[PDB]
Molecule: PreQ1 riboswitch
C1' cells in the first nucleotide's frame, strides 16, 4: 500500500487479525458514532 476478515448495534475513520494480486484457514479485543 493492497486483498480479505471471526467478532461486533456499528469497521469508508481510526484501530485489530490474516494474507500478498491465485491476496489461506482462522481468530479476540476494540471503535468515531
Ligand atoms: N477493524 C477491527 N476489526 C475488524 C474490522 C476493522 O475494520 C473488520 C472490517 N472491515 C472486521 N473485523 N479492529
Nucleotide at each position: 500500500c493492497u486483498g480479505g476478515g471471526u467478532c461486533g448495534c456499528a469497521g469508508u475513520a481510526a484501530c485489530c487479525c490474516c494474507a500478498g494480486u491465485u491476496a489461506a484457514c482462522a481468530a479476540a479485543a476494540c471503535a468515531a458514532g